About this RNA
Solved structure of RNA, 24 nucleotides shown. The depositors describe the entry as "24-MER RNA HAIRPIN COAT PROTEIN BINDING SITE FOR BACTERIOPHAGE R17 (NMR, MINIMIZED AVERAGE STRUCTURE)". Method: solution-state NMR. The entry became public in 1995.

[PDB]
């Protein structure tokens, strides 16, 4: 934002990562 999917599997902190997104 606008609420997912399907969440495995992290450190542990929001972080990411997979993939999926369409809105927004």
């Nucleotide at each position: 934002g606008g609420g997912a999917c399907u969440g495995a599997c992290g450190a542990u902190c929001a972080c990411g990562c997979a993939g999926u997104c369409u809105a927004u």